[PDB]
Context: one part of a larger RNA, bound to proteins that are not shown
RNA sequence: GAACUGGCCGUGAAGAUGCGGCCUACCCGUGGCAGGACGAAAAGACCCCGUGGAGCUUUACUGCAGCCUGGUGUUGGCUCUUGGUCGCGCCUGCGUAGGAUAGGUGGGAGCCUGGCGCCGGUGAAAUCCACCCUGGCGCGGCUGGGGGCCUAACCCUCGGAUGGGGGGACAGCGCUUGGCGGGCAGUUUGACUGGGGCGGUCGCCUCCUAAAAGGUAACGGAGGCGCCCAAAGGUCCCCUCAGGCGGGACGGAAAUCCGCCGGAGAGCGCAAGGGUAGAAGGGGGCCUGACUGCGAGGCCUGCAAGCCGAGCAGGGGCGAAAGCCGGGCCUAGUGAACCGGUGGUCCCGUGUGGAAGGGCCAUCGAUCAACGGAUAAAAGUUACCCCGGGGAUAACAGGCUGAUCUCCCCCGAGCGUCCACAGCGGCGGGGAGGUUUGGCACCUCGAUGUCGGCUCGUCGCAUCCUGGGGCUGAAGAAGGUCCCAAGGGUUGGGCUGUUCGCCCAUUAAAGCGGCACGCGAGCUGGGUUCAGAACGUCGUGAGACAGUUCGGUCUCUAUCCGCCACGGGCGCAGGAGGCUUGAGGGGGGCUCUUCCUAGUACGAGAGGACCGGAAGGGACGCACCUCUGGUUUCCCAGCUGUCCCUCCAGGGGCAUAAGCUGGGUAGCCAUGUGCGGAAGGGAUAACCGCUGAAAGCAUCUAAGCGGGAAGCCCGCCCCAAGAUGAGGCCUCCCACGGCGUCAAGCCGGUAAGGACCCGGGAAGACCACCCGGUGGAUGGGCCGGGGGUGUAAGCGCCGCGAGGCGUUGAGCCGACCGGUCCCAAUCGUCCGAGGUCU
Numbered sequence: 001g002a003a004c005u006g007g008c009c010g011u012g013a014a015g016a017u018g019c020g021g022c023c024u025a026c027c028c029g030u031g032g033c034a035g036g037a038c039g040a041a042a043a044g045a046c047c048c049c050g051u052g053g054a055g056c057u058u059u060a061c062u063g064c065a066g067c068c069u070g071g072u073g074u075u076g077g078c079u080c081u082u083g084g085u086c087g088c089g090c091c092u093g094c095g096u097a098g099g100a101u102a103g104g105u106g107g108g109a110g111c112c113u114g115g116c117g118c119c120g121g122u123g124a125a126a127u128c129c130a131c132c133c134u135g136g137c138g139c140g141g142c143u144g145g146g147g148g149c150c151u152a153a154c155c156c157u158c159g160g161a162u163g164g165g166g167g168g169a170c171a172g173c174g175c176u177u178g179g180c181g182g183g184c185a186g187u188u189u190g191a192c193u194g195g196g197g198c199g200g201u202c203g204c205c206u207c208c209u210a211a212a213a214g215g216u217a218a219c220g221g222a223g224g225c226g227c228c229c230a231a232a233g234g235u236c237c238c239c240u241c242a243g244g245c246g247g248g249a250c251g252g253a254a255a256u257c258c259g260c261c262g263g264a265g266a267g268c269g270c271a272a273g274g275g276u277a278g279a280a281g282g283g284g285g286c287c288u289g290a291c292u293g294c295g296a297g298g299c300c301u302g303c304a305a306g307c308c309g310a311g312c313a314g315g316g317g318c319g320a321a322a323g324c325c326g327g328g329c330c331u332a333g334u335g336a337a338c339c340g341g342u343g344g345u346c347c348c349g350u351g352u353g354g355a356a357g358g359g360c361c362a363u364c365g366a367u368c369a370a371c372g373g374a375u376a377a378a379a380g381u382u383a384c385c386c387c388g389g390g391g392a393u394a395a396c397a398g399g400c401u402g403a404u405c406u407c408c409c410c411c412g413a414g415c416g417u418c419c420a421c422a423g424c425g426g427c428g429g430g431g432a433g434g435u436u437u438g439g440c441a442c443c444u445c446g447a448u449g450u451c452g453g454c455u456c457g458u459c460g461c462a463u464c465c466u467g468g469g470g471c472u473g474a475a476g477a478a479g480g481u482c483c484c485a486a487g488g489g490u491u492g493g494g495c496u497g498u499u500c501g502c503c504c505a506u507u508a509a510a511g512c513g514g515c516a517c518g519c520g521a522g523c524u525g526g527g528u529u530c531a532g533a534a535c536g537u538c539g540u541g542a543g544a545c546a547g548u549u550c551g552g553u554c555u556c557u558a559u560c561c562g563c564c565a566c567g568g569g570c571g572c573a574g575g576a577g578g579c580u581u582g583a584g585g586g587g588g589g590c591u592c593u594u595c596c597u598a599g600u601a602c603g604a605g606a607g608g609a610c611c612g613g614a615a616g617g618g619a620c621g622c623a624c625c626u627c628u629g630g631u632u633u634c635c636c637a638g639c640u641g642u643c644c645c646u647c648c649a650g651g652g653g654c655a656u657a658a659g660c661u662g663g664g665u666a667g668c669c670a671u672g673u674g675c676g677g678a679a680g681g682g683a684u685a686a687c688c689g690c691u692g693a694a695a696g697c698a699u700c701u702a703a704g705c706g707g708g709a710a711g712c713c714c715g716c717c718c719c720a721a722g723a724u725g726a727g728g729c730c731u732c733c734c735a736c737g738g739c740g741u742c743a744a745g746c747c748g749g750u751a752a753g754g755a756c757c758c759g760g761g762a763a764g765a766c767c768a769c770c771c772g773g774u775g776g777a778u779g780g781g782c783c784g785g786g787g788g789u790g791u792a793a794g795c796g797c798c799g800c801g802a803g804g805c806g807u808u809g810a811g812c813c814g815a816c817c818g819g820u821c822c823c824a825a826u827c828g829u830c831c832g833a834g835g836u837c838u
Stems, first nucleotide, its partner, number of pairs: 003017001006023005026569008035561003040555001047390004052386002054382004060187005066180003070176005076150009086140001088138004093133001103132005111115001154167005190202003199219001203225006226371001227269001228328002233287007241265001243261002246258001267276002270333001272331003291314004297308003303372001316325003339365007347358002397444001398442001399440003403437001405433006414424002451526001452524003456518001457515005464489003467484006491505005532550004536545003570722001574733007584719004590618007602607001620676005628670001630668002635663005640655006680714003688706003737747001753831004757773005778824003781820005788812002794807005
Other pairs, nucleotide, nucleotide, family: 002018cWW005560cWS008020cWW011016tWH014399cSS030765tWS034558tWS037521tWH042447tHS046394cWW047195tSS048393cWS051374tWW057541cSS058060cWH060378cSS061182tHH065181tHS069177cWW076152tWS087139cWW092134cWW096124cWH097121cSS098100tHS098102tHS098121cSS108127tHS109117tHS110116tSS122125tWH125126cHS151168tWS151169tWH153168tHS154171tWS181183cHS187378tWS188379cWH189380cWH205271tWS210217tHH211216tWW223271cSS224332tWS226334tWS226369tHS229232cHS231288tWH240279tWH241266tSS242262tHH245259cWW247257cWW248257cWW252253cHS264277tHS266279tWW267280cSS275280tWS276279cSS279281tHH289315cWH293326cWH295310tHS296309tHS300305tWS319321tHS319322tHS335366tHS335368tHS335373tSS336368tWW337366tWH349356tHS375377tHS380542tWS382384cHS391395cWH394445tWH396448cWW402403cHS402404tHS402434tWS402436tHS402437cHS404434cWW404436cWW411427cWW412413cSS412425cWS416422tHS416473cWS419473tWW433435tHS434436cHS449554tWW455519cWW461486tWS463465cHS463485tWS465508cSS466710cWH468686tSS475602cSS476601cHS476607tSS484685cSS485710cWS486487cHS486488cHS489509tSS490511cWH497526cSS506510tWH507509tHS519522cHS531552tHS539541tHS539542tHS566767tWS571726tWS575752tWS581721tWH582720tWS582723tHS583720tHS597611cWW599608tWS619677cWW620677cWS625670tHH627672cWS629669cWW630669cWW636811tSS663788cSS664814cWS665815cWH670671cSS679715tHS683711cWW684709tWH686708tHS687707cWW687708cWS691701tWH691703tWS692702tHS693699tWH694698tWH695698tWS701703cWH721723cSS733751cSS734835cWW735834cSS740741cSS748834tWW752832tHS759778tSS763768tWS772825tSS776825tHS777822tWH787813cWS790809tWS790810tHS792810tHS799801tHS821823cHS821824cWH
C1' cells in the first nucleotide's frame, strides 16, 4: 500500500488480525463507548551529529566607523627667548719634586723689542710657531623648539557690507603618522568518549594483556622519555662483583685492612626489559673514526619515515701484530613541508659589465605536545532561536540483565530456668521474583504526549480484614508464630502538585503489587519542560542553576479490531399460531454489634469463652411510588412595568428560550418503601482420625475408609436452540392445475396463517416488540370520578376610596381511573405448501 482486518498463550528487530498451537466465531447493518490498529496531524521543539545557520557577549582574532595625535598643505607679518650642528674667532687645563694654575705629542734655537732654552731636577720642559684632545665664551651659515603682539587669509556674526565688529594662523578641511576603539563587521571557538557536558587523555619508550613466529582491542593493569656524557667516546694493556663468615685503634649494622666462602643475586648515567664477568663491568696509557666520498644486501612497512649494514676510496687513531675505529650494552631523549635567518661555493643573474635577488652545500628558528604538523593571526552564549540528519546516540515506556531491591531458604553460633527451632538467629551459603535504584543501548527521533488527581477497572498472592487449621514459653479472655484460603471487603477528613508520609475521627480491616510505574483520540493540568518577570547563586559579560517564585493556547465528525445495545438476511430438508428443555454463560457471594444459655467452663483470680439460639446495624445489589421528599415549561392563583382589545370592568402579548412569586396531580426519582447474600446436597485444602503392612513392634497410607473451609461443584437470579449437534410439546392448514434430460433449477391460484396501511402504548433513537382497527372502546373530544388550586365572572350591599362581605368550597381544571361511537382506525392490496432421497 492492498484487505477476505477475532481471543489466548507463545514467537518474531525484543508490545502481531497477517508466523505457531490452541480457542472461539451464520451473512450485513444501525445507535452508542473510547482499549488497540505503536490511530491522525507536524521529515522530534528534547538529546546528539554537521569542520550547518542565525541573534547576543567579551579584557577571543582581525578589521571598520568614530575619537585622540605628530608631520605637512591651505599658511601671513613683527618681536622675545632658548637648543643642536659644521665653521671661524680667543680663552680653557690649579698630581708629588719643582722658579709655578706644565693638557698632548711635533719644529726649535731666539723671536719680544727683554723673555733666552737647556737649567738642577721632573715620566714629560718652558721664547715662539703649529696642528690638535677637554670644557667654556663671542659673532656668523643652515636647521629646531617654546612666550607674547598684530591682520590680511580662513570662521562666526553685523538695520542688505566694494564694508564694521569677534575669533585668528589657531580652529576647519586635504594627505600622512601612531593610538584608543564590541559602536559595528567578518570569524574562530579540536577529537576521543559504553549519549553529550564535566573529568582524563592526545607523540615516543618498556612489561603484561597477546592464546609458545610476527602482528593484535578496550576511558584494561603498571612505570618512564622531550635529557646526558668533551669522557660516560677510540684502541692497546691490566683487574672482577654483591653479599656471608670470622680477625682487626678510633671504629654503625657495610668508612679503610687481612683471611676463606660466594658464578653472578652487583655493575652497566636515568623506566622496564633483554644481554652481559670467556665483559658490555672497574682502572690506566696514548687518542679524537661524535671522520670525508659512498654504499652490496636486507629488517620493518599503505605512503613517508625508521633501523642494520659488509665492502671500496681518501686521509687518520690505537696495537709488535692479527686487528678494532663512521660515538655511547641495546632498545625513548623527537617534528614533513612552507617561510625566513647565518654562513660557504663550481651555478643563475632579464641588451653588456657589476651589482639587487635567487640556487646549491652547511646549519638555525617549533610543548606546530590536538606531537602526519587547517591560518602568520581567534573565546563565549541562546529558554528568542533555525535547517539538514540519527532511534548509528541520551531522556519516557518496553526488553535483556538482576548487582541493588522485596521475599524465603540452608547452616546454626549463641539467647530462651532446663531445652539446634515456643519465640529469636550470629557469622556464612543457596534461591525466587521483576515493585525500587542502576547497567546495556535491541524496536520506536518522516514523534511510542512522561508526575499527580479523577473516572472505569481487571488480574496476582507474597493475605490487611472476614473462613478453616497446627504449634505455643496456649489455664480463660488476649496474644505470638506457621499452614490452607482471595468469595467478598478494604471509610471520611487536615497538610502538601504530590505518590508517599505524619496527623484527626472511626474500623472487622483501613493489604502490598501487575497492567506503557493501566487509563489525556476518556477528563483534568496543581507538578515537569517554551517565550514574560523576580530572588538567591555563579559568570567581566550574554546568560546559567535536579535551587526557588508569580504568569502562561491539552486538537466538534471513529474507517477496522474491540465493547455496549438494537435490527435486516438466510438458515434450522412441508407451511404455520402458541408454550417450553437448558447444553453454554453471566449476575450474586460481605460484615459488626448487642442479648440468652452463663458473668456458668477455666480461674494467684479480679477477667472471662467454646458448642448452640436469638435480635438489631452499616455498606453494597435488584425493583418500586403507598408513604416521606424532589421535579412537574403553562394545572390554578397572586404581582410590577408596558403596549393592545373598546371607555369602565374583564382579558391577551412581552419582560427566557416560564416575566416574577406561591402551590401543584400523573410520569421520572432518593433522602422514601420492599426484598436480597441464604438454607440445604455433593467433592476437597491445611489439618484432625479408624483399620493396617511393608518393618513380628508402630503409622492417617502404601491397598482401604471417615470427618474438614467466607473457598470449589450444584443449588437462588438473569440470558440463552445460529446448542448447523439448530431441541421438545400442544393445536391448525392441506394435493400438481402445466412445462425438458423430471422433484423444479418453472410459473399460475391457494390454505392455515403472515405482512402492508391505519389508531395507539409505563415499548422505543430508527427499527423492534405490545394492544387495537367498526364484528371495535385504540387515540381525540364529551361525561363522571379522582387530584390541583383556594371562594371565577356577573349582580346586590357596605365604605368617600384602596377594598370588604353574600352568592361560593365558587370558577377553572393536563397527563391518572372509568365511561359514551360525537371524531378517527374507511376501502383494500401483496405474500404464503402443494411437502426430495435409503